[PDB]
Context: bound to proteins that are not shown
RNA sequence: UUAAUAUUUUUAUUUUU
Numbered sequence: 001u002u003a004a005u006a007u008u009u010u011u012a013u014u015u016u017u
Base pairs, nucleotide, nucleotide: 003014004013005012006011
Other pairs, nucleotide, nucleotide, family: 002016cWW
C1' cells in the first nucleotide's frame, strides 16, 4: 500500500505483494 469481514460520537480482524 492493496483485497475481504464486522461496528459506528471510534477502530478492530484476517490475507496478499